Solved structure of RNA from Deinococcus radiodurans R1, 720 nucleotides shown.

[PDB]
Context: one part of a larger RNA, bound to proteins that are not shown
RNA sequence: ACAAGCAGUCAUGGCACCUUAUGCGUGUUAUGGCGUGCCUAUUGAAGCAUGAGCCGGCGACUUAGACCUGACGUGCGAGCUUAAGUUGAAAAACGGAGGCGGAGCGAAAGCGAGUCCGAAUAGGGCGGCAUUAGUACGUCGGGCUAGACUCGAAACCAGGUGAGCUAAGCAUGACCAGGUUGAAACCCCCGUGACAGGGGGCGGAGGACCGAACCGGUGCCUGCUGAAACAGUCUCGGAUGAGUUGUGUUUAGGAGUGAAAAGCUAACCGAACCUGGAGAUAGCUAGUUCUCCCCGAAAUGUAUUGAGGUACAGCCUCGGAUGUUGACCAUGUCCUGUAGAGCACUCACAAGGCUA
RNA sequence: AAACCUUAUGAAACUCCGAAGGGGCACGCGUUUAGUCCGGGAGUGAGGCUGCGAGAGCUAACUUCCGUAGCCGAGAGGGAAACAACCCAGACCAUCAGCUAAGGUCCCUAAAUGAUCGCUCAGUGGUUAAGGAUGUGUCGUCGCAUAGACAGCCAGGAGGUUGGCUUAGAAGCAGCCACCCUUCAAAGAGUGCGUAAUAGCUCACUGGUCGAGUGACGAUGCGCCGAAAAUGAUCGGGGCUCAAGUGAUCUACCGAAGCUAUGGAUUCAACUCGCGAAGCGAGUUGUCUGGUAGGGGAGCGUUCAGUCCGCGGAGAAGCCAUACCGGAAGGAGUGGUGGAGCCGACUGAAGUGCGGAUGCCGGC
Numbered sequence: 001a002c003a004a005g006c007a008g009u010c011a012u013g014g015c016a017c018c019u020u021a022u023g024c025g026u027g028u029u030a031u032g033g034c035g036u037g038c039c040u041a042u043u044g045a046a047g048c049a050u051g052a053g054c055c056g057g058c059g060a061c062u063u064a065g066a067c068c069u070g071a072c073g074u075g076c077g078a079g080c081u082u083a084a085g086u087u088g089a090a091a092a093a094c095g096g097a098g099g100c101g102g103a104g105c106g107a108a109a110g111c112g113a114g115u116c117c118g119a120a121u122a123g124g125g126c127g128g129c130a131u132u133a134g135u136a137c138g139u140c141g142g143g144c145u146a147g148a149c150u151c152g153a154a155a156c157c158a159g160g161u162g163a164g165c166u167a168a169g170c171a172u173g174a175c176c177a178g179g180u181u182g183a184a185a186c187c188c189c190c191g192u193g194a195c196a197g198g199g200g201g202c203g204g205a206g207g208a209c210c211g212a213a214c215c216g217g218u219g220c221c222u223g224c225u226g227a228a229a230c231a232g233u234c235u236c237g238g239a240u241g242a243g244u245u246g247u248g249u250u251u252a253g254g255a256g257u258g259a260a261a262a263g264c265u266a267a268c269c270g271a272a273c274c275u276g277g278a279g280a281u282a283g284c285u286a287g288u289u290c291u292c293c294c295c296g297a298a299a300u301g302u303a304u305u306g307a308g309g310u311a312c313a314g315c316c317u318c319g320g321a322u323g324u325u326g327a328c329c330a331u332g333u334c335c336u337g338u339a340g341a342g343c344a345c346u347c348a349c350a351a352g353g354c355u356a
Numbered sequence: 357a358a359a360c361c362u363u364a365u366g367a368a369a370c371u372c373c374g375a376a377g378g379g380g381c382a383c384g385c386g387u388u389u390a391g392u393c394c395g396g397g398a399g400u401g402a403g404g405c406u407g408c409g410a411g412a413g414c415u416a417a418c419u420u421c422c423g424u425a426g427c428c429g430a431g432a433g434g435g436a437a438a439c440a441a442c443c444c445a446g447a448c449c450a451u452c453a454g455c456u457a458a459g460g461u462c463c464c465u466a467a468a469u470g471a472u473c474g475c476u477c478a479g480u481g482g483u484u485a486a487g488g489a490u491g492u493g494u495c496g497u498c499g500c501a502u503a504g505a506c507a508g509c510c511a512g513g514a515g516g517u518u519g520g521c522u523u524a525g526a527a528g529c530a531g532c533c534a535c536c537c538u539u540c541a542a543a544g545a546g547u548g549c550g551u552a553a554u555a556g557c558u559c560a561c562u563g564g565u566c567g568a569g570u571g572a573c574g575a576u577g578c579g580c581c582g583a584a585a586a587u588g589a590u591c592g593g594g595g596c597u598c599a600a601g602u603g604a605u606c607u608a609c610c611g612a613a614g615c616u617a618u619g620g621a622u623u624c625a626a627c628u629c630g631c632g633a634a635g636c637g638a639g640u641u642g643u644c645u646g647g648u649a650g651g652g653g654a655g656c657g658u659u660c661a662g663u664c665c666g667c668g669g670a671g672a673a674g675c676c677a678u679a680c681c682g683g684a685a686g687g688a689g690u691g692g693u694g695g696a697g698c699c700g701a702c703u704g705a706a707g708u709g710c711g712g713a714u715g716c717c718g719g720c
Stems, first nucleotide, its partner, number of pairs: 008034003012030006020688001038051001040049001053720006063146003067143010079100003085094003104111002115124002149287002152284001156277006167251009176241001178210003181206001186201005214238003219234001221232002253269001255265003290655006300313005314400002316397007325390001326388003329384001331382006340373001341371002346367003350363004403428007411420002433444003448620004453616003459610003462594003468607001470606006476599001481596001487581002491578002495574006509564004514538003519533003544559001548557002621645001624642008656709001658706007666698002674693005680687002
């Protein structure tokens, strides 16, 4: 052990126990209601889209520089501070080299609360403004430069290790049961018109035949987390040759080799392996962890060897300043050619009349 | 023939005309609450649906490109069976209180099997149209008439003339020209069937007997037919007309995280105070409080360092259980293990907080 299920959640009953604990729960359970895992990526995810077997631990916005620009805080303040270093270190002091305010305008000379254009009158920048300082340090928000938030290339370059696999070369050794066929030449028989030979014997030729070893790999099946990272049984090609094989040895990376497939070069070669440049670069994909509170967008515009990227603007937030200038709705005023309509022009077009 | 006259139309690229709306300005004659400038930090620059306005397209698309409003995006909640977008409504927290929106009140399902006057008998409701039909209810317009009509029945159904053409034949009826006269109560060169043509049967109009309505158009209400696809059917289901269908109308209730009651917290503003300075801690009222990227604010926890305060073999840290506490991160009590180091506070510095990376190592 009649049952339909993101597995929980709320509710109630039953049963059980009482050491932050008798209204109080705590554990379990039956039934009812409700209920589409998480994350990423997206217009839009329960998605039959990505990721993940489970848990533990490692795991990602940093550091630097007298750099830059802001906020907050501190010391001095019309002024503010040192660097390299020296002397002392159970601790600091010294050190004005230098740096920043301090005057601006110009292309520059240069002039100077003025300065530029320009032959004087027009404007740019600027001091005055109504006036409001700066500087050294610290923490923080951003910016720059450097692996710059962490992980990930395909590639590129330098030096080197590899021909103990495979591609070939060189030297020197080895190997090919058995069987068939029967070449030239050599010796005897015959034919004779442009012709040319034929027979017997004997011999023993060949990138000749059949076929083991051996070398190979034709077709099928089987094997496919194999017996094996290329094989097995069956079948099949070569098998005295452009043959097979041992030892020694030589040629390598844009380089060697190659009866030529871009093949092979130590089990994945349109450019080997190892280390290094090196955290290459990654407009691309993933990932980016503690809490609550306030506000809160964009997917538009223009530009782009631009289109899934980026700059500026637009829209968000924060601090300061002004301080109703905003919003809606009303009145006044001005602008407009859409809806409709109409044929006054352009084009189109229906039935008649007059008519070269 | 062009122009030109009457009649009569179409227009994105025609306009004698021309709104509603829309835009600028002033003012506020009146309500509200933002706006602008300056400087620090951004993200976004793939959008989607629907209604309205157009283009492209088949006046196709869960189509495409613009304009405009709203929602989704980043919006939970109620409804729409289920359902980003449609309808209602914008979730500060608690409540075994109340009112309402869209949408609903037979049972699954909260709430009238409500009330009144109707309509459809098709399961229409709960699947399109051209087209078709004495379905039915409501309205009109027409004619025929009780001096006796509609449909039924009896009697009748003209003579020219086989109307002319026509063709081989067409004589009411293959097709072409008309539709004229005699008689009547009267039968039309005539409607349909028949046969190559004829004939034959009926039609129109005329009588008897009936005996009261009858016939053709047209507008609408709701239904009928037209109506055939693939695994098993159904409006969400049962089932509903003895409406639970449907048109109008009246209410009563249900119904959300909208409104409300009670409690309490946060944001901003003002009013009150301790101060000596803002501003801190506050207390009161009004008020605010959905949220993705992103901005801002207050904080929790880990290691290490200085200072303080301390604990520890009658037992440190770590580990394990737990019904306590705080707004959160979190913190404490107690008991069990364990066997030697360690809490709390303030300040400072970080290799400081993991579920994701086909992440890494290890175990299972």
The entry has 26 different proteins, among them 50S ribosomal protein L29, 50S ribosomal protein L18 and 50S ribosomal protein L2.
The source organism's lineage runs through Bacteria, Deinococcota, Deinococcaceae, Deinococcus and Deinococcus radiodurans.
It holds a match to the Rfam family "Bacterial large subunit ribosomal RNA". Its Rfam clan is "LSU clan".
The PDB entry is titled "50S Deinococcus radiodurans ribosome bounded with mycinamicin I".
Released in 2021, the model rests on X-ray diffraction data to a resolution of 3.3 A.